[PDB]
Molecule: A/A-tRNA
Organism: Homo sapiens
């Protein structure tokens, strides 16, 4: 080189109209903590078309590969 799969908060991980997990902060709680609980902050590889579904190239994984 050839196809086959690949991507989601800061990371981690179901699912696309965005769910939970952890880290972050805040409260409730305690004499003060840890734990636990609640809340907030926080994301969909990016490009072109269907209108949110197929393509497009990347992206890293995945097996393929003189021959007698």
């Nucleotide at each position: 080189u050839g196809g086959u799969a690949u991507a989601u908060a800061g990371u981690u991980u179901a699912a696309a109209c965005a769910a939970a997990a952890c880290u972050a902060a805040u409260g409730a709680u305690u004499a003060a903590c840890a734990c636990u609980c609640a809340u907030u902050a926080a994301a969909u590889u990016a490009u072109g078309a269907u209108a949110a579904u197929c393509a497009u190239a990347u992206u890293u994984a995945c097996c393929a590969u003189c021959c007698a």